Overview:
Keywords: Candida albicans, ribosome, cryo-EM. 25S ribosomal RNA, nucleotides 1439 to 2338 from Candida albicans SC5314: 834 nucleotides with solved positions. The entry has 75 different proteins, among them Ribosomal 40S subunit protein S20, Ribosomal 60S subunit protein L10 and Ribosomal 60S subunit protein L24A. The sample was in a buffer at pH 7.5. The organism belongs to Candida albicans, within Eukaryota. An Rfam search finds the family "Eukaryotic large subunit ribosomal RNA" in it. Its family is annotated with structural constituent of ribosome and ribosome in the Gene Ontology. It was solved by electron microscopy to 2.32 angstroms. Entry title: Structure of the vacant Candida albicans 80S ribosome. The 2022 paper behind the entry is "E-site drug specificity of the human pathogen Candida albicans ribosome".
Context: one part of a larger RNA, bound to proteins that are not shown
RNA sequence: GGUAGUAGCAAAUAUUCAAAUGAGAACUUUGAAGACUGAAGUGGGGAAAGGUUCCAUGUCAACAGCAGUUGGACAUGGGUUAGUCGAUCCUAAGAGAUGGGGAAGCUCCGUUUCAACGUGCUUGAUUUUUCAGGCCAACCAUCGAAAGGGAAUCCGGUUAAAAUUCCGGAACUUGGAUAUGGAUUCUUCACGGCAACGUAACUGAAUGUGGAGACGUCGGCGUGAGCCCUGGGAGGAGUUAUCUUUUCUUCUUAACAGCUUAUCACCCUGGAAUUGGUUUAUCCGGAGAUGGGGUCUUAUGGCUGGAAGAGCGCGGUAAUUUUGCCGCGUCCGGUGCGCUUACGACGGUCCUUGAAAAUCCACAGGAAGGAAUAGUUUUCAUGCCAAGUCGUACUCAUAACCGCAGCAGGUCUCCAAGGUUAACAGCCUCUAGUUGAUAGAAUAAUGUAGAUAAGGGAAGUCGGCAAAAUAGAUCCGUAACUUCGGGAUAAGGAUUGGCUCUAAGGAUCGGGUGUCUUGGGCCUUGUGUAGACGCG
RNA sequence: AGGUCUUUAUGGCCGUCCGGGGCACGUUUAACGAUCAACUUAGAACUGGUACGGACAAGGGGAAUCUGACUGUCUAAUUAAAACAUAGCAUUGUGAUGGUCAGAAAGUGAUGUUGACACAAUGUGAUUUCUGCCCAGUGCUCUGAAUGUCAAAGUGAAGAAAUUCAACCAAGCGCGGGUAAACGGCGGGAGUAACUAUGACUCUCUUAAGGUAGCCAAAUGCCUCGUCAUCUAAUUAGUGACGCGCAUGAAUGGAUUAACGAGAUUCCCACUGUCCCUAUCUACUAUCUAGCGAAACC
Numbered sequence: 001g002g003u004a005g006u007a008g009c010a011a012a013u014a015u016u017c018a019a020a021u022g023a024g025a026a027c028u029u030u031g032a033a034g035a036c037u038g039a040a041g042u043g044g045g046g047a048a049a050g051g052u053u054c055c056a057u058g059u060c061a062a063c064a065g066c067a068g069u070u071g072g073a074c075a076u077g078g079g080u081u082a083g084u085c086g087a088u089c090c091u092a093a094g095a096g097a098u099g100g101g102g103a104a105g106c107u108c109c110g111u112u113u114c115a116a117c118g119u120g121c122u123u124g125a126u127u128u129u130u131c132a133g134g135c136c137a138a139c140c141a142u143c144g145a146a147a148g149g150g151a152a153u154c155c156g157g158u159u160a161a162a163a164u165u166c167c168g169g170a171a172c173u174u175g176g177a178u179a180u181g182g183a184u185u186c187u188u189c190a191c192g193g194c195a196a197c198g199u200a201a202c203u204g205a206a207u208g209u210g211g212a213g214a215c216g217u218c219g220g221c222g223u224g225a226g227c228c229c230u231g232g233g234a235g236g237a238g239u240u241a242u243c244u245u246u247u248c249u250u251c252u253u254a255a256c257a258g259c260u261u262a263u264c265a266c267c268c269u270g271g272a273a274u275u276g277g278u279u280u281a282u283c284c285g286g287a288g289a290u291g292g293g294g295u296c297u298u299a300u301g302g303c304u305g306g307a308a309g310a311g312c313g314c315g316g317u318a319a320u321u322u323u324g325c326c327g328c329g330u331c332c333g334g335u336g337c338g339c340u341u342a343c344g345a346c347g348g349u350c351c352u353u354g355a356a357a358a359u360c361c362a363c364a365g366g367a368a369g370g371a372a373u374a375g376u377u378u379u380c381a382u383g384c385c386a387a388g389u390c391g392u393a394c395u396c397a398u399a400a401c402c403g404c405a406g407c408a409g410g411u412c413u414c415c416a417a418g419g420u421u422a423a424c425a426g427c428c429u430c431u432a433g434u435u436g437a438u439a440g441a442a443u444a445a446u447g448u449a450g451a452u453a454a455g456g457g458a459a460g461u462c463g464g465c466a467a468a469a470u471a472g473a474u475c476c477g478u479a480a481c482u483u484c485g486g487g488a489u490a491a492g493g494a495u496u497g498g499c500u501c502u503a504a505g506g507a508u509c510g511g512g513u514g515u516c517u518u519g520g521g522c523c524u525u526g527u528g529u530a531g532a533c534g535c536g
Numbered sequence: 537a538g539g540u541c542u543u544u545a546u547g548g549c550c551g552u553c554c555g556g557g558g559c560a561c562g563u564u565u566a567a568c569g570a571u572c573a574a575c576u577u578a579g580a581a582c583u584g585g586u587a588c589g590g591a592c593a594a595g596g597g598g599a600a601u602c603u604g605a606c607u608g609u610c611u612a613a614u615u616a617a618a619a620c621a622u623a624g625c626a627u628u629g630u631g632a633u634g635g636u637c638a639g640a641a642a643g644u645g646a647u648g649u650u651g652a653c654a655c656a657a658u659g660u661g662a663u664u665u666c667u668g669c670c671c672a673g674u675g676c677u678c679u680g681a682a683u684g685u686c687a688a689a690g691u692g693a694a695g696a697a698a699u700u701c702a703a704c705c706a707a708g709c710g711c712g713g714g715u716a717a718a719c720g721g722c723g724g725g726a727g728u729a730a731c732u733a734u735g736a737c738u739c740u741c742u743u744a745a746g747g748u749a750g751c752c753a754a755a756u757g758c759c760u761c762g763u764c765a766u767c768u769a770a771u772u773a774g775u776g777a778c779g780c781g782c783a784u785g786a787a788u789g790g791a792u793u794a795a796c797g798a799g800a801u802u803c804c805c806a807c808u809g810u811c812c813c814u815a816u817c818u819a820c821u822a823u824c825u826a827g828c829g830a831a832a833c834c
Base pairs, nucleotide, nucleotide: 001834002833008828009827015033016032017031018030019029020028034435035434036433037432043415044414045413046412049395050394054078055077056076057075058074063071064070083172084171085391086390087389089149090148094143095142100109101108102107118136120135121134123132124131153170154169155168156167157166173387174386175385176384179382180381181380182377183376184375185374189369190199191198192197203368207364208363209362210361211360212359216349217348218347219346221344222343223342224341225340226339227338228336229334230333231332232331233251234250235249236248237247238246252310256305257304258303259302260301265295266294267293268292269291275285276284277283311330312329313328314327315326316325317324318323350354401410402409417429418428419427420426438826439825440824441823447820448819449818450817451816452815453814455812456811459810464807472496473495474494475493476492481486483662497583498582500580501579502578503577504576505575506572507571508570509569510568513560516556519554527545530542531541535538584588596805597804598803599802600801601800602799603797604796608620609619624660625659626658627657628656629655630654635647636646637645638644664791665790666789668722669721670720673719674718675715676714677713678712680711684709685708691702692701693700694699723741724740725739726738727737750784751781762778763777764776765775766774
Other pairs, nucleotide, nucleotide, family: 003832tWS004831tHH005006cHS005829tWS006830tWH007829tHS010820cSS011398tWW014034tWS021025tWH022024tHS022069cWS025069tWS026438tWS027066tWW037042tSS038429tHS038431tHS039430tWH040424cWS041431tWW048396tHS048397tWW052054tHS052080tWW053393cWH055160cSS059073cWW060062cHS060063tHS060071tWH062073cWS064406cWS066438tWS071072tSS071406cHS072399tHS078161tSS079080cWH082392tWH083152tSS086146cSS088150tHS090357cSS091145tWH091356cSS093144tHS096141tHS097111tWH097112cWH098113tWW099110tHS100643tWS102640cWS102641cSS103105tHS108641tWS112117tWS113115cHH122133cWW127129tHS137139tHS145148tHS145355tWW147412tWS148355cWS149357tWS151173cSS153164tSS154254cSS158163tWH159161tHS170255tWS178383cWS179378tWH182201tWS185371tHS188370tWS193195tHS194268cWS195267cSS196294tSS200201cHS200380cSS204366tSS204367tHS205366tHS206365tHS213358tHS214357tHH215356tWH220345cWW235313tSS239244cWS253307tWS253308tWH254307tHH255306tHS261298tWS261300cWW263297tWH263344tSS264296cWW270290tHS271288tWS271289tHS272285tWS272286tWS272288tHS278282cWW279281tHS281346tWS298300tHS308309cSS308310tHS320321tWS350352tHS352354cSS371374cSS394400tWS395400cSS397411tWH403407tWS421423tHS421425tHS426592cSS445822tHS446821cWW453809tWH454813cWW457808tHS457810tHS458464tHS458465cWH458466cWW458808tWH460810cSS461463tHS468807cSS470595tHS471589tWS477491tHS478490tHS479488tHH480487tHS482485tWS483485cHS483793cHS486794tSS497590cWS499581cWW511566tWS515557tWW521552cWW525547cWW525548cWW527546cWW528545cWW532540cWW534539cWW536537cWW546547cWH587590cHS588590cSS603618cSS605795tWS606622tHS610617tWH611616tWH623661tHS625717tWS631651tSS632650tWW634648tWW635655tSS639641tHS639642tHS660787cSS662793tHS663792cWW666786tWS667787cWH670744cSS671718tWH679681tWS680682cWS680683tWS681682cHH683710cWS690703cWW695697tHS695698tHS716719cHS717787cWH721745tSS729734tWH735736cHS735737tHS742746tWS743745tHS747748cHS747785tWS748786tWH749785tHS749790tWS750790tSS753760cWH753762tHS757759tWS767773tWW768770tHS771773cHS786789cSS809813cWS
C1' cells in the first nucleotide's frame, strides 16, 4: 500500500431557548429553563504521589480519537510570609559506628559486648584570667514515626492567585535579664482547718522514692457540645382566583482571664436485724451503712471580661467615583429511647491482659546559706528582651498520582441536612457542585440490556442453566433428629390502606399559710443644699 | 435665676430576703388538684372497583444420599473444593557441657526476656463408639562384661634401605533385644448335615501375621446397566438391602454423627417462555449522514 473512508467513535438518566463574543458557535461566556449527584455526594479538605498543572493576560500550528473563539494545551508574567501549623527532638520494631573477634579480602559478627570509654557537671570563684575543690560516671555513639510521644494562638478582615503565616485586635509558651510592689524573718525559712484540705507568696544541695508521659476491646446507661425539631418577638423574601396569624430566611460569640460549677473519691459525726441504702444492669455496710455536715479533681456547663467596637439582617443616602457614610435591630425561650461525637461512672471478656523513650512535676532527705536596723525570693503580681533553619501555590482523581493515555481499573483518611424507614439501605429533596461522555436523521435483520405472554407446567437440558415464585411487620402454629445448645423464619396460615375516635404507659410543683414591728437594698414620685462647659 | 446629672439624708410606695403572735389551716383518703410533655402499644366505627410492606425495599420450601465437623484459608489472570488449616487425639527428642535449627568463620547466632503445664519434630483431624493380628522385611532404637570384620598413627620382625610381613586394632557393620497412633502387611485347595442348596464340622498346603470390629457395586467392584425391593407409564440415575469384596477396613484411622456448606447427587411441592411454539414491546447498536479514523491479514 490493499484492507478502507472500512471496523468503529453506543456504560455513567438530558438537554433546550435567547443574547453576547467571534471570520466561523451542537460544544465559549452570560441569562432563562429542564435535570442529576442527593451529606458512605458528582460537596468541602488532606496523607502518599505529581511539580507549577495554581492566577492573570494573550493565544489556536500541534494536542484535547467531532469541534473549538474554550483548556490541566501554547506564550508572557505573577504568586507560597509562622516563636505558637508541621519538620526539627524522643524512642518503637529495627538499622548501625567504636573497643574487640573472624575473614586472602570486598567485608562479617557484635552494640557495651573479656575496654583505663566524662570533648563530665555543680558551687565559691579568681581578676592572682590562675583556681580550690564537692559530687557522681549502673545505663548512655548514632539513625529510626510530617498517623505514636511532644512547650506555646485565636477571632474578624484582606488577594487575580497566600494565609491558624499577611492586616487589626486579643493572647500564650520557652529561654534570658531584671527592678518594683506584695509576701516572709526579732519564735528566722507563713498561716488557717478536728479532718479531708485551703491560700497570692510562704529556703532546701548530693542522693533517693514516686507520679504524669502511658495505652486493648465490647455493652448498656448518664452528662455535655454541635446538628435536627419547635414557641414568642424584631426584620427581609415567596404564595395570595380561593385558603394559608402562612412558606423560606437573619437573630452569632473564638483562643484566652476571673469567679462559680461534678460523678467518683475522701473527711468529721454516729453506731445499724424488723437489715438497710441502691443501679437499666446486685453491689455495698461493725474493715463503720442509712442519716446529718463537709473536702477535693474542673471533665463539662453558667456569669463576666475578650465584645460588639466584630460579624449578620434591614432601611436611608454618596458617586465616572479609590471606597463609603448614616440609622435601626441583632432579644427571650422550649423539647427528646433523635443523629454524630467527647467525656464519665460502671459492667463483660481472654491458656489474648492490650509500647517505649525524651520530657515535666511532687515528695523523702537535710547539705549549705540565712534577720533587727535590717535580712531573702524571680514556683505571688507587674514590668524588659528574644525566638533561628526548612516546608507552605495547586491536584488528590470517571483529566493534575500509578496503570504507555485526559484509560469504566487501582490508590489511605476527616466533616455529613430534611422526608419515608429498623436503617448511615433504597427512593425524593435543601446547601454545595456538575449538566462532562462527537453529533444529526431514521427505527430492517442479527444482537446487547430489559419486559410481557393464552393453555400446559421441566415434556426442554448433561443438569431447572437462566428466569419465575417467596420476601417487611404483627399474630397464630411449627415435625424428624439432637452433641439439649439447636433444628426454626422449620413446615403451614391470618392480617396490613385512609379516616374518625377510644384506652393505656409520664414529669414538675402544691400539706404549714393570711396578717404586721424595726434593717442593709436597688425601682420610679417629688425636697433643696455642694459641684463643670454652655442657652438668656 | 430659669435647664438637665449626681454624694447625702429626708416622707411613704410596692413586692421577694430573714424572722416571731396566736385564731385557724397538713398528720400519711396528695388515693387529690395545677401546669407541662415523647411517641409507642391495644381496641372500635366508618370508608373504597377486596385495595392497602400498593413505589422502594425484600427468605422459596420440603424428604434423602456422598463428603468435610464447624468459623477460617489458597492456585492475583481458566480449578474455592471433598484440598489446606483448625480445636481435639497420639507419637518423638531434650534437664542446658541440652534438643531443633542457622553461619565461610568467629570472643558468631534463632528458639531464649525460654526450662518439660516448655521448646522442638511429626502424624491424624470436633463430638460419640472404637482403634483388632503381625517386629519376618525396611527403618529407628538399646548393651557390649566376649566378639567376626576392622583406617591412619603406633608396636614387632626381616631387610643395606626403600619396603614388606605380622600382631594389635576406634566407631561403624555383623551378632542379640525392643518398637506398628514407624514405613508397612494382614493366604490358598478339597470333603462333609435322615431331597437339593449351603457348610456349623473335618482333612491338606502354608505365613511374620493370614483382614478382627465394622462397612460396601460406596468418591473404593473389573465382570456390571451385579441381583432383589422401592421410586416412574417407562429409570445405565436415586435410595434401601445382599456380599468368596478384580482391589473395603481401623490415627497410611474404621463406623456414625446434631449443626454448618456459593461442595456432588436423587425425588416432591411451589414456580415459571426451559420447552410445546412462538409472538410482541422498550432503550442502545447495527443502518444513513457530517467530522474523525485504525488493525488482523495479503